[PDB]
RNA sequence: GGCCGGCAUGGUCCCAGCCUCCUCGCUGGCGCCGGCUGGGCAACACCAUUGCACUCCGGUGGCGAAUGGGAC
Numbered sequence: 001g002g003c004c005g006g007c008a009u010g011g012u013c014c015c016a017g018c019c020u021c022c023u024c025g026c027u028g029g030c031g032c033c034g035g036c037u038g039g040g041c042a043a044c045a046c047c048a049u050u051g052c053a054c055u056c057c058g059g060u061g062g063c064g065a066a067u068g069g070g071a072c
Base pairs, nucleotide, nucleotide: 001037002036003035004034005033006032007031011072012071013070014069015068016067017030018029019028021039022038044061045060046059047058
């Protein structure tokens, strides 16, 4: 990042706030709860590594994340 189920929830629009491995977005996302599941190591963190190459090439992790006002 995707899907599903339960409870909840009156609509459209505006502004602002917040979140983030799916960069950040000017097609992002953001009610509570639980379950299933994808990609990737590019960035970042941790673990491990003190290693003599001219061949790119260790692993794990997080997304288990995020709300207020206004107009009609």
The RNA (RNA (HEPATITIS DELTA VIRUS GENOMIC RIBOZYME)) from Hepatitis delta virus has 72 modelled nucleotides. Protein in the same entry: PROTEIN (U1 SMALL RIBONUCLEOPROTEIN A). The entry also models magnesium and sulfate ions. Entry title: U1A SPLICEOSOMAL PROTEIN/HEPATITIS DELTA VIRUS GENOMIC RIBOZYME COMPLEX. Method: X-ray crystallography, resolution 2.3 angstrom. The entry became public in 1999. The 1998 paper behind the entry is "Crystal structure of a hepatitis delta virus ribozyme". Rfam match: Hepatitis delta virus ribozyme.